[PDB]
Context: bound to proteins that are not shown
RNA sequence: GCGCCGUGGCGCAGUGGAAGCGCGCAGGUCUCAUAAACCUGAUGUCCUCGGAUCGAAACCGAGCGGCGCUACCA
Ligand code: MET
Numbered sequence: 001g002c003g004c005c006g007u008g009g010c011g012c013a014g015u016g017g018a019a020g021c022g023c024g025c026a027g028g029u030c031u032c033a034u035a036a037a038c039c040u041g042a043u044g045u046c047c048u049c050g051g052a053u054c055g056a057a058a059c060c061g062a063g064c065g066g067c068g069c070u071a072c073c074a
Base pairs, nucleotide, nucleotide: 001069004066005065006064009023010022011021012020025041026040027039028038029037047063048062049061050060051059
Other pairs, nucleotide, nucleotide, family: 007012tWH008009cHS008019tHS024042cWW030036tWW056058tHS
C1' cells in the first nucleotide's frame, strides 16, 4: 500500500434514509435483599477531514491504525 474491524466500551455483524446483536461497566426498576428477569446509557449522528447529493456512519477522495498478500525491492 492492499482487504475487513473502524462505536456508544469490549466482542460479534451489515451496507445507499430505520441508532445492529451478545457481553461488560455506569445507573435505574421489580422483590424485605441480591441474582435472574427488565430498561436507559456514553464523543449524538457507527476512523480523521470535507464535498457531489437536502441528506447518511454507508458515495467519493487526501490522511491513520490492527491483521488476510508481499519479503527487505539495488
Ligand atoms: N548497493 C547494493 C544494494 O543496495 C548493496 C548490496 S545488497 C545488500

The RNA (Met-tRNAi) has 74 modelled nucleotides. The depositors describe the entry as "CryoEM structure of a partial yeast 48S preinitiation complex". Rfam match: tRNA. The work is reported in "Structural changes enable start codon recognition by the eukaryotic translation initiation complex" (Hussain et al., Cell(Cambridge,Mass.), 2014). Ions in the entry include magnesium and zinc. It is bound to methionine (MET). The reconstruction used 29,698 particles.